[PDB]
Context: bound to proteins that are not shown
RNA sequence: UUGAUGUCACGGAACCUUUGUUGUCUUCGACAUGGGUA
RNA sequence: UACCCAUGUCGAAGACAACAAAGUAUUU
Numbered sequence: 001u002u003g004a005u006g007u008c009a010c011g012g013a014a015c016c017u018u019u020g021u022u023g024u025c026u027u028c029g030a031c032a033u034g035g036g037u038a
Numbered sequence: 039u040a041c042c043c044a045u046g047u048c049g050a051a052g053a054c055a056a057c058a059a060a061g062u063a064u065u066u
Stems, first nucleotide, its partner, number of pairs: 016061003020057005026051013
C1' cells in the first nucleotide's frame, strides 16, 4: 500500500577548478639555593 | 633594626605559527 484502454526515467557521469605548502644554522656558560649574627 | 654573605653545582630546547575548505557567468 496501486487502479487499469496510455509511465522511453537503462531519459540525466556528482561533474567541473585548487602544488601539504610558507617561515626556522643541531645549536650552546654563569647560574642555583635561603638565611646567619648581634 | 642594623650588619654579613655562604656553598658548588648543572644540562636546555623535542616542534611552534598560518590556512582546516572554498568556488562554480544565461547575456544588447